[PDB]
RNA sequence: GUUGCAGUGAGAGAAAGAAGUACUUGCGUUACCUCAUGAAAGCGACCUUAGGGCGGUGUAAGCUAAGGAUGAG
RNA sequence: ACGCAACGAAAGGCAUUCUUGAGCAAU
RNA sequence: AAAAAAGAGGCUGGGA
RNA sequence: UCUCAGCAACUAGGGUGGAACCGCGGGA
RNA sequence: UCUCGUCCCUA
RNA sequence: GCGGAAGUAGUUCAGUGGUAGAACACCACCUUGCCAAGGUGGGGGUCGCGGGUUCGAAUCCCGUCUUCCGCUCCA
Numbered sequence: 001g002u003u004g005c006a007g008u009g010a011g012a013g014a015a016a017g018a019a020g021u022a023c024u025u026g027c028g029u030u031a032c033c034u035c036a037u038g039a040a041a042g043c044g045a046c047c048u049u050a051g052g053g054c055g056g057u058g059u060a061a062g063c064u065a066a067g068g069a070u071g072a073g
Numbered sequence: 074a075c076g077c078a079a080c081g082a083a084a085g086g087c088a089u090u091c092u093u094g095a096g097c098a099a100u
Numbered sequence: 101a102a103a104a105a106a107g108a109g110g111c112u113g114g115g116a
Numbered sequence: 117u118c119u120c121a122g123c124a125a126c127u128a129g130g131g132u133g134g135a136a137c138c139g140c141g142g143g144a
Numbered sequence: 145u146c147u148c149g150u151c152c153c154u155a
Numbered sequence: 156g157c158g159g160a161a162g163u164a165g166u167u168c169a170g171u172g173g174u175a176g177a178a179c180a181c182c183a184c185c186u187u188g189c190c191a192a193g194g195u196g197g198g199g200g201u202c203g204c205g206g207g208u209u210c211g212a213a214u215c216c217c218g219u220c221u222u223c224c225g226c227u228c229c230a
Stems, first nucleotide, its partner, number of pairs: 002099004011093005024079005033073005043062001046068006085190003110123007130152002132230004139150006156226007165179004181197005203219005
C1' cells in the first nucleotide's frame, strides 16, 4: 500500500430438499466379472489343445490365445 | 460380484425459504 | 505486488 | 570507441552462478 | 611467497 | 570438482530374486435440483538408458544420465 464482487443483497444461523442407501443376515445361480482348485519335494502346478521357453523339483511349470469342471464370492 | 426378502445412521457447500445486513475474493 | 546475472587484457560514477 | 576520482581497497552472512584456480589492481 | 576487490544486500 | 541418497502410472510410496502393486488425480455409469462425498470399472508402467550373471531381473555386479543433501574453492 494495490484490482474485482457488492445495500437490487457479500457474510452469518436455521429448515430438510440427499436414502429405507451402505453395513449385517437368508435364498438363487456361478450364465458379465473376481479368488482357490488334490500327496510330498519344488519359490509357484484345476485339466486339456496350439504356441514360446526350459537348468534342477519336476509325468506335466512362471508368458500369448481357445475350450471345459468344481466350489466360495 | 449380480437379483429377491428382512434389520438398519449421518452428511459439507451452491441454489430455494426465513432474521439480519458491509464487508468478501485477488496482487 | 520488492532489492539483478555470475571467469574480467580489472570494476563503480562525471566528462568526448 | 576515449580521460578524470574512487574499490583510497582491512571486517561477516546470505542469494545466484561456475567447477576452467585464467586475467587485472592493492596490501607485508 | 599469502590475501583482498573486480555481481546485489545489510552488518 | 569430492562423497552420500533416490530414480517406479499424471503425483506420492512399497515390493528385496517368482514376470505388476495400494491411495490421490483423470475418464465412463449411479441415487442426488447442482457440486462434493461414496460405489463399479478403464487408461496411463516394462520400474531412467545399456551391458553381464541367472532358466528367469523392478530387485544381483559394472558403466552411464538425471534430481536432491552435504565438503571444497572462485565469482
Solved structure of RNA (T-box GlyQS leader (155-MER); tRNAGly (75-MER)) from Bacillus subtilis, 230 nucleotides shown. Lineage of the source: Bacteria > Bacillati > Bacillota > Bacilli > Bacillus. An Rfam search finds the family "tRNA" in it. Rfam's curators write: Transfer RNA (tRNA) molecules are approximately 80 nucleotides in length. The entry is indexed under RNA complex, riboswitch, transcription attenuation, stacking., RNA. Primary citation: Li et al., Nat.Struct.Mol.Biol. (2019), "Structural basis of amino acid surveillance by higher-order tRNA-mRNA interactions". The PDB entry is titled "Cryo-EM structure of the full-length Bacillus subtilis glyQS T-box riboswitch in complex with tRNA-Gly". The reconstruction used 189,361 particles.